An RNA from Saccharomyces cerevisiae: 25 nucleotides with solved positions.
It was solved by cryo-electron microscopy to 3.7 angstrom.
The entry has 10 different proteins, among them Small nuclear ribonucleoprotein F, Pre-mRNA-splicing factor SNU114 and Small nuclear ribonucleoprotein Sm D2.
Keywords: Transcription, pre-mRNA splicing, snRNP, GTPase, U5 snRNA, Prp8, spliceosome.
Context: bound to proteins that are not shown
RNA sequence: GUUCGCGAA
RNA sequence: CUUCGUGGACAUUUGG
Repeated sequence: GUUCGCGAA
Repeated sequence: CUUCGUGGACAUUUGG
RNA backbone atom coordinates (compact mmCIF):
# COMPACT_ATOMS: atom_id res chain seq x y z
C1' G A 1 0.00 0.00 0.00
C1' U A 2 -5.46 -2.93 0.46
C1' U A 3 -9.76 -4.12 3.45
C1' C A 4 -12.43 -5.02 8.52
C1' G A 5 -12.58 -3.31 14.04
C1' C A 6 -11.77 0.02 18.18
C1' G A 7 -10.04 5.48 20.49
C1' A A 8 -9.79 11.47 19.27
C1' A A 9 -11.01 15.99 16.30
C1' C B 1 -17.41 11.28 5.41
C1' U B 2 -12.12 13.16 6.21
C1' U B 3 -7.67 12.66 9.05
C1' C B 4 -4.24 10.77 13.23
C1' G B 5 -3.49 6.44 17.43
C1' U B 6 -3.80 1.14 16.57
C1' G B 7 -5.39 -4.98 16.66
C1' G B 8 -5.88 -8.90 12.78
C1' A B 9 -5.97 -10.58 7.62
C1' C B 10 -3.34 -9.98 2.48
C1' A B 11 0.84 -15.90 -2.58
C1' U B 12 0.03 -18.28 -7.00
C1' U B 13 -1.03 -21.18 -10.91
C1' U B 14 -1.47 -27.37 -13.05
C1' G B 15 -5.01 -30.53 -12.71
C1' G B 16 -10.74 -27.24 -17.43